The RNA (SRP 7S RNA) from Oryctolagus cuniculus has 206 modelled nucleotides. Rfam match: Metazoan signal recognition particle RNA.

RNA sequence: GCCGGGCGCGGUGGCGCGCGCCUGUAGUCCCAGCUACUCGGGAGGCUGAGGCUGGAGGAUCGCUUUAGCGAGACCCCGUCUC
RNA sequence: GACUAAGUUCGGCAUCAAUAUGGUGACCUCCCGGGAGCGGGGGACCACCAGGUUGCCUAAGGAGGGGUGAACCGGCCCAGGUCGGAAACGGAGCAGGUCAAAACUCCCGUGCUGAUCAGUAGUU
Numbered sequence: 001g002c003c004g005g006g007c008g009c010g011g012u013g014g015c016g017c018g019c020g021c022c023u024g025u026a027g028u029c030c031c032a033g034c035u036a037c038u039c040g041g042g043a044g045g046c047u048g049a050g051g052c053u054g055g056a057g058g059a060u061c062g063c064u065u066u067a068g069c070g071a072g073a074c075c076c077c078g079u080c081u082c
Numbered sequence: 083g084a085c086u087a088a089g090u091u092c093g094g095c096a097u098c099a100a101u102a103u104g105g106u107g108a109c110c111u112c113c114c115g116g117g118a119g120c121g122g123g124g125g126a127c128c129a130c131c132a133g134g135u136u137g138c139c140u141a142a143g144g145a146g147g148g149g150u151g152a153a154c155c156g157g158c159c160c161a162g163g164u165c166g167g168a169a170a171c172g173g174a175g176c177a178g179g180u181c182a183a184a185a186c187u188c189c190c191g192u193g194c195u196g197a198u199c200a201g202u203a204g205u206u
C1' cells in the first nucleotide's frame, strides 16, 4: 500500500455515520469516536497496489414527450505513480 | 238510432132512451059470495119481461151468453110437516126441483184506456 463500490434520501461546520435502493471482489470483523480537523480507535487478514484516460453491462435520479435527453454500478480495453 | 204503419200480449175504465102490443111479479082501494081455508068481480099504482115501431141518444151503448137467487126478502112446482076444515080440499110454505121476467153478478160484444213483445218490418 490493499481487504468493497455506487446511487438516493438522511446526518454532521466537517469528519466518523443512519435508512432505502442498486452491484462486486480467492480475500473483513468489532467498537464507537474524532473534535474546528477531510480515516477516530481496537482486532484480524491480505501484497501487488494505487492512481489516471479509452469500450460493454444493472439500478437510480433529474428533466421532456410507453418514448427521448441530461447524469450513475460493475466489468473490458489505453497511459500514469509507488 | 230516428221516422212509418202492421204484429205480439196482459190490464183499467165504461156500456143511452123513448113509443105500440102482450106478458110477469108485487102493492094499494073498492064491490060480491062464504062457517073456515076460501070463492067471484071493478079500479089504482109499482117493478120487470117479450118482442113491433123509433129518437133533441151515444166515444159505444147488443133488445147477447152465463151464474147466484142464500141465513127470509124473486117467481114457480112443492114430498114432509103445518095451519083451516067433519071431510073434499085449501092456505102458508120447508127439504128437493126449477126460471123471458126482484135484486145481485160473471162472460161476449162495443168504446175509451194504461201496457207487452221482435229489436219486425218500411225506409233512412
Stems, first nucleotide, its partner, number of pairs: 001046003004023007013037001014034002028043004048082003052078001054076002060071005083206001085204002092196006098137004103132005110125006144190001146189005156181004164173003
Other pairs, nucleotide, nucleotide, family: 002003cWH011016tHS012014tHS015034cWW016040cHS022058cSS025027tHS035037cHS051079cWW053054cWH053077cWW056074cWW058072tWH059071tWW059072tHS079080cWH084204cWW088200cWW090198cWW091197cWW096142tWS102133cWS105129cWW105183tWS108127cWW118166cSS118170cWW119171tSS119172tSS131182cSS134145cWH140142tWS141193cSS151156cHS151184tHS160177tWS161176tWH162175tHS163174cWW167169tHS167170tHS

It comes from the structure "Structure of the engaged state of the mammalian SRP-ribosome complex".
Ions in the entry include magnesium and zinc.
Voorhees and Hegde published it in Elife in 2015: "Structures of the scanning and engaged states of the mammalian SRP-ribosome complex".
Among the 83 different proteins in the entry, which are not shown, are Ribosomal protein eL21, Ribosomal protein uL14 and Ribosomal protein eL37.